[PDB]
Context: bound to proteins that are not shown
RNA sequence: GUGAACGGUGGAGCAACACCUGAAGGAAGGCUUGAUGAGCGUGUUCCCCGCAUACGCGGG
DNA sequence: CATCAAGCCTTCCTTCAGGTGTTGCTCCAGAAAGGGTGT
DNA sequence: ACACCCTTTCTGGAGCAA
Repeated sequence: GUGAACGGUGGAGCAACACCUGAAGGAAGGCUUGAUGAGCGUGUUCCCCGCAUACGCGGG
């Protein structure tokens, strides 16, 4: 040589028994698959817009 | 072979049961005196 | 005969929080 040093909270024990989610309740009242787009008139140089840049092109 | 139709309303939960009984801890945490008897 | 073992025997209080 920590008034220290040493010292098991242990052993056992059923949450279990019984309990109808059920009764009733109309998907219905009305609604042409029928069309629509399929064929039917103009008879010759007249305005205006861009590219150009006028030699001409596209175009209402 | 192309669209046009290419839903609309309204319903859209109701009551009730919505726990009961029991269990609801137990025990011991000492050391000596006085006897045996067993090695 | 001295060691361990198996029994009795014996005195007092009492309240209780998380």
Released in 2023, the model rests on cryo-electron microscopy data to a resolution of 2.6 angstrom. crRNA from Pseudomonas aeruginosa, together with DNA: 117 nucleotides with solved positions. It comes from the structure "CryoEM structure of type IV-A Csf-crRNA-dsDNA ternary complex". The entry also models zinc ions. The work is reported in "Type IV-A CRISPR-Csf complex: Assembly, dsDNA targeting, and CasDinG recruitment" (Cui et al., Mol.Cell, 2023). It was solved together with Csf1, Csf3, Csf2 and Csf5. The reconstruction used 263,899 particles. Taxonomically the source falls in Pseudomonas (Bacteria, Pseudomonadati, Gammaproteobacteria, Pseudomonadales).